The RNA, together with DNA, has 21 modelled nucleotides. Crystallisation conditions: pH 7.00. Among the 12 different proteins in the entry, which are not shown, are DNA-directed RNA polymerase II subunit RPB9, DNA-directed RNA polymerase II subunit RPB4 and DNA-directed RNA polymerase II subunit RPB3. Primary citation: Brueckner et al., Science (2007), "Cpd Damage Recognition by Transcribing RNA Polymerase II". Sample source: SYNTHETIC OLIGONUCLEOTIDE.
[PDB]
Context: bound to proteins that are not shown
RNA sequence: UCGACCAGGA
DNA sequence: TTCCTGGTCAT
Numbered sequence: 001u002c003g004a005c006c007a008g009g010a
Numbered sequence: 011t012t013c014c015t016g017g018t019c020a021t
Base pairs, nucleotide, nucleotide: 003019004018005017006016007015008014009013010012
């Protein structure tokens, strides 16, 4: 530092 | 559907 996932907010 | 916010793993 380009990302994918999961959890969550109105 | 949109907009936003974390954590994890890792390439």